Solved structure of RNA (FRAGMENT OF 18S RIBOSOMAL RNA), 27 nucleotides shown. Bound small molecules: paromomycin (PAR). Lynch and Puglisi published it in J.Mol.Biol. in 2001: "Structural origins of aminoglycoside specificity for prokaryotic ribosomes". The structure was determined by solution-state NMR and released in 2001. Keywords: RNA-paromomycin complex, aminoglycoside, stem-internal loop-stem-tetraloop, RNA-drug, G-A base pair, RNA. The depositors describe the entry as "EUKARYOTIC DECODING REGION A-SITE RNA-PAROMOMYCIN COMPLEX".
């Protein structure tokens, strides 16, 4: 880094998720 996820910010029903990088898990 792609994805996923963990947070971050943002959006938001504040439930979650989006978004770029920061790593991270896989790759």
């Nucleotide at each position: 880094g792609g994805c996923g996820u963990c947070g971050c910010a943002c959006c938001u029903u504040c439930g979650g998720g989006u978004g770029a990088a920061g790593u991270c898990g896989c790759c």